[PDB]
Context: bound to proteins that are not shown
RNA sequence: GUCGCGCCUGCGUAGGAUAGGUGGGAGCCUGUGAACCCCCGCCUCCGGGUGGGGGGGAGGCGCCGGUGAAAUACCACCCUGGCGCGG
Numbered sequence: 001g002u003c004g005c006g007c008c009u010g011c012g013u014a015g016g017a018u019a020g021g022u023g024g025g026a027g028c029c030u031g032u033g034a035a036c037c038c039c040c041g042c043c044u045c046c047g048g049g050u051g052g053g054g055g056g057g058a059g060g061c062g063c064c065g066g067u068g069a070a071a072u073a074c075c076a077c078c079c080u081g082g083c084g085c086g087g
Base pairs, nucleotide, nucleotide: 002087003086005084006083007082008081011047017072020078021077022076024074027061028060029059036055038053039052041050043048
């Protein structure tokens, strides 16, 4: 440097804000422990992504609506750029 292979990763403006592409999608998660505080770990555009975990003890998320070129749950196929084992 390049391939299996795993983990990660995605930020113009506007906009709840960190919106990778396309399907699918009206429902999804939740005593297999919501909201909400904490603390551990990677990632970070220092805003927060993301994985777990304490404590908590029953709701959260999505359709709707605003914004936007484009939607947001959930599901799938997709190196887009790193890392880690390896050929």

The RNA (EUKARYOTIC RIBOSOMAL L1_RRNA) from Saccharomyces cerevisiae has 87 modelled nucleotides. Among the 80 different proteins in the entry, which are not shown, are 40S RIBOSOMAL PROTEIN S3, 40S RIBOSOMAL PROTEIN S8-A and 60S RIBOSOMAL PROTEIN L17-A. It was solved by cryo-EM to 4.3 angstroms. It comes from the structure "Cryo-EM reconstruction of the 80S-eIF5B-Met-itRNAMet Eukaryotic Translation Initiation Complex". Keywords: RIBOSOME, RIBOSOME INITIATION COMPLEX, INITIATOR FACTOR EIF5B, SINGLE PARTICLE ANALYSIS. The organism belongs to Saccharomyces, within Eukaryota. The reconstruction used 40,729 particles. Rfam match: Bacterial large subunit ribosomal RNA.